[PDB]
Formats: sequence, structure tokens, C1' cells
RNA sequence: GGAGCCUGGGAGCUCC
RNA sequence: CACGGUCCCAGACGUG
Repeated sequence: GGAGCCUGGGAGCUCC
Repeated sequence: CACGGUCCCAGACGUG
């Protein structure tokens, strides 16, 4: 950098 | 309202 937990506010985590 | 849906909280999930 994008991907995931069906989606959003914040703490989750991994994927390469 | 509670339960499984990572957490609370806002829609559609299945259950009581």
C1' cells in the first nucleotide's frame, strides 16, 4: 500500500 | 430484549 471479518466511529488481528 | 454472528453502537442475518 491494497484484502479480509456484510457495512460505518474507535481499540482488533492477520494476508502479501 | 437475549443468543451466534471480534467489542459497543446504527441497517439486513438465523434463533428464543
RNA 16-mer with locked residues 9-10: 32 nucleotides with solved positions. The structure was determined by solution NMR and released in 2007. The entry is an ensemble of 10 models. The depositors describe the entry as "NMR structure of a kissing complex formed between the TAR RNA element of HIV-1 and a LNA modified aptamer".